[PDB]
Context: one part of a larger RNA, bound to proteins that are not shown
């Protein structure tokens, strides 16, 4: 030179996913 | 408890005892009545 | 001033799943890509089979959760994560079916009012109509129902598949029986 | 019930007579 | 010493809660200053730079038949008219109270009325009083009368 | 038995 | 008890 | 007729204002009058 | 001026007419009238008095009677106002 | 005396009470579980034949398709059939 | 097949808004791919489809004086 494996990355990669609203009733957080 | 922050469902939290009892024992959880305005402070 | 809980009486009742033991006579496990086969609340849904990587031995399945249970042995009782068809029963959605005065007289702009004369009633609730209308119209009762459209429920019978060389209950054990930590606990601040 | 220091056991460990 | 449990991993219907969401049935409730702020254009109009605050306001008539036409007036309207059962229902619209305003009629009023009591004058109203009542004869009618015949319901 | 409602017929005797 | 006829109230 | 308003009568109740008659009482009223005594005087009469 | 009923009389005491009148205070279950307001109650029950011996009547347990005006009405209200008083 | 004020009555004004209603509220009960990157709630703008504190709708704009009912809409015109 | 009708299962849904190619309050600024255009893709314009972030599973590409083997 080469090959595994570990770790770390990159992708408009393939497919998915999370916000936000109501909050009568639920469950937590601190709380005059 | 009020206010503020967060998080769900048609219900949710709870839940099959590291529970009571002192009896001839009861048997997950939830809820109502009672225990009772009683023990305890 | 705050303030329970056990018991008892009710409503409702359903139980369980992993970790910890080696599948070691065989990673039996699963996502994904592609291709066929279906299938639908649905051309919109949801899967099966074949195949190729990949995940996984730093542990995916079978087994077991202390009520136990594993492994042996014993002789008794057991068994479908399917695919249709038919009929019935339910739920749901949309349609359909439905009894009788508008007869005379008076007042009035108007009769639904008043006075007679009848009718229907499983319908005399209510609403509208030119003033108090069961009988004018919608309706109401029949309807806790006949007829129907489609989707859907758990079942019943029956047809085809299944792969069972298997799995499960309980005896019987000269055998084994694994059980969750910066948690429990003590000291100490809000 | 949280914070900080320390830190277990196997008929043990928990709560009650 | 005994009794009873097996934490430091996980799941699970029903009984239970429900001023919200999609519908439904009701009511010894309020009846337009009430009941939601909001029965109507309502979180609208409007106020504040902003967070926010935030009202008033229902009803002609059965049917608009919502007043043709003529005339005065620049207009607004007004008057004649006309529709209606109602215009004493004309969109200032169902009924239309009080305060309050103008006109008309009658009174009263010498730097206070107001009210109470007793009466005059004016105006006006009611009262059953309209008629009724009661007593003989005669004439006719019949019914509860018949020295009378029948029906039905009860007894 | 007679208590009412009646339909006749007379309206004598009683009554209005 | 309707009418005609009369008296009292 | 009942309705109202006026009278007037005999009554009942309450009341007010005039009288009439007679008993009974006091110092069995006091007075007074008339009529007999006595006394006294004057604000003294006639008289002087 | 002074006196004592005389040509006025007065007072005091007693008698008498006296067996007096009046007045005052009373009393009559004695009596004539006049005015005023009231009429509640609603068969008989009772107390009584007259009777005239059958009773009945009565001023006696709350008013009845005899007439007169009136319905194109006499009274009664109610309003406005006036007067008197508050 | 007239006027003015006050009082009474009639009429006309004002004003919107009372009465009667009631497609609204308020309260209780019963059934049900259903928003969003597949672009929600909310905002702006537009869209009607004639519309103006309102409604519906998105340049397919006061809506198309599919089914069902079955011949209307309305103020006017409007097409019908 | 009238209907400001009813039902409703296929579609349409402007710009914004969690708001998502960038910045903003309007008004803009861009980039990539495809297609079309007007007789030119040597020019120009338009249209259509894409371009937020975090995270998960898989795919491809790598980097590591990170761990080793290669007669």
């Nucleotide at each position: 030179u080469u090959g595994a494996c570990c770790u770390c990355a990159a992708a408009u990669c393939a497919g998915g996913u999370a916000g936000g609203a109501c909050u009568a009733c639920g469950c937590g957080c601190u709380g005059a | 408890u009020a206010a503020g922050c967060g998080c769900a469902g048609g219900a949710a939290a709870a839940g099959a005892a590291a529970a009571u009892a002192a009896c001839c024992a009861u048997g997950a959880u939830u809820c109502c009545c009672u225990c009772a305005g009683u023990a305890a402070c | 001033g705050u303030g329970a809980a056990g018991c008892g009486g009710g409503a409702a009742a359903a139980g369980c799943u992993c970790a910890a033991a080696u599948u070691u006579g065989a990673a039996a496990u699963c996502u994904g890509g592609c291709a066929a086969c279906a299938u639908u609340u649905c051309u919109u849904u949801u899967g099966u089979u074949g195949u190729c990587c990949g995940a996984g031995u730093u542990g995916u399945a079978a087994u077991u959760u202390c009520a136990a249970g594993a492994a042996g042995c014993u002789g008794c009782u057991u068994u479908g994560a399917g695919u249709g068809u038919a009929g019935a029963c339910g739920a749901u959605c949309g349609g359909u079916c439905u009894a009788a005065g508008u007869u005379c007289c008076u007042u009035g702009g108007a009769a639904c009012a008043g006075g007679a004369c009848g009718u229907c009633a499983g319908a005399g609730a209510g609403g509208g109509u030119g003033a108090g209308a069961a009988c004018c119209c919608c309706g109401u009762c029949u309807u806790u129902g006949g007829u129907c459209g489609a989707u859907u429920g758990g079942a019943u019978a029956u047809g085809c598949c299944a792969u069972a060389u298997a799995a499960a209950g309980c005896g019987c054990u000269u055998u084994c029986g694994a059980a969750g930590a910066g948690u429990c606990g003590a000291g100490u601040u809000g | 019930c949280a914070g900080c220091u320390c830190u277990a056991a196997a008929u043990g460990g928990g709560u009650g007579g | 010493u005994c009794a009873u449990c097996u934490a430091a991993a996980g799941c699970u219907a029903a009984a239970u809660a429900u001023u919200g969401g999609c519908g439904a049935g009701a009511g010894a409730c309020c009846g337009a200053u009430a009941g939601c702020g909001a029965a109507c254009a309502a979180g609208u109009a409007g106020a504040g730079u902003g967070a926010u605050c935030g009202a008033a306001a229902g009803a002609u008539g059965a049917a608009a038949a919502g007043a043709a036409c003529u005339u005065u007036g620049a207009a607004a309207a007004g008057a004649g008219a006309g529709u209606u059962a109602a215009a004493u229902a004309g969109u200032a619209c169902g009924u239309g109270a009080a305060a309050u305003u103008g006109c008309u009629g009658a009174a009263a009023g010498g730097g206070a009325a107001g009210c109470a009591u007793u009466g005059g004058a004016a105006a006006u109203c009611a009262g059953u009083c309209u008629u009724a009542c009661c007593u003989g004869g005669g004439u006719g009618a019949g019914a509860u009368c018949a020295g009378u015949a029948g029906u039905c319901u009860c007894u | 038995c007679g208590a009412g409602a009646c339909u006749a017929u007379g309206c004598a005797c009683u009554c209005u | 008890a309707a009418c005609c006829u009369g008296g009292g109230u | 007729a009942g309705g109202u308003c006026a009278g007037c009568a005999u009554c009942a109740g309450u009341u007010u204002u005039c009288g009439g008659g007679g008993g009974c009482g006091g110092a069995a009223a006091a007075a007074g009058a008339a009529u007999a005594a006595g006394g006294g005087a004057a604000g003294g009469u006639g008289g002087c | 001026u002074g006196u004592u009923u005389a040509u006025a009389g007065c007072c005091c005491u007693u008698g008498u007419u006296g067996u007096a009148a009046u007045a005052c205070g009373u009393c009559c279950a004695c009596u004539g009238g006049g005015g005023a307001c009231u009429g509640a109650g609603g068969a008989c029950u009772g107390c009584g008095g007259c009777u005239u011996c059958g009773u009945g009547c009565c001023a006696a347990g709350g008013a009845u009677g005899c007439u007169g005006a009136c319905a194109u009405a006499a009274u009664g209200g109610u309003u406005u106002u006036c007067a008197a008083u508050g | 005396a007239a006027a003015c004020u006050u009082u009474c009555a009639g009429c006309a004004a004002c004003g919107g009470a009372u009465c009667u209603c009631u497609u609204g509220g308020c309260u209780c009960u019963c059934g049900c579980a259903u928003c969003g990157a597949u672009g929600a709630a909310g905002a702006a703008c537009g869209c009607a034949g004639c519309g103006a504190a309102a409604u519906g709708c998105g340049a397919u704009a006061c809506g198309u398709a599919a089914u069902g009912u079955g011949a209307a809409u309305u103020g006017c015109a409007g097409a019908a059939u | 097949g009238a209907a400001u009708c009813a039902u409703c299962g296929a579609a349409u849904c402007u710009u914004u808004g969690a708001a998502c190619g960038c910045a903003c309050a309007u008004u803009g600024c861009g980039c990539c791919u495809u297609u079309g255009g007007g007789u030119u893709c040597u020019a120009c314009c338009a249209a259509a489809g894409g371009c937020a972030u975090g995270c998960c599973u898989g795919u491809u590409u790598g980097a590591g004086u990170g761990u080793c083997a290669u007669u």